[PDB]
RNA sequence: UGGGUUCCCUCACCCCAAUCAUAAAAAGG
Ligand code: PRF
Numbered sequence: 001u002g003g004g005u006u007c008c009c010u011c012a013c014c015c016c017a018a019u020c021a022u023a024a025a026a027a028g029g
Stems, first nucleotide, its partner, number of pairs: 001017004008029003
Other pairs, nucleotide, nucleotide, family: 001019tWS002011cHH003011tHH004024tWS005025cWH006026cWH007009cHS007027tWH010012cHS014025cWS015023cWS016021tWS016022cWS017020tHS
C1' cells in the first nucleotide's frame, strides 16, 4: 500500500498478501 473472517465499523489496534489469492481468531467502539 491492497485486502480480510468470527463481526456492524475500524492501519489507533489484529491477520494475511505484494498486492493474484488463502484463512483465521482475539480486540476497540
Ligand atoms: N481491525 C481489527 N480487525 C479487523 C479489522 C480492523 O480494522 C478489519 C477491517 N479493517 C477486519 N478485521 N483489529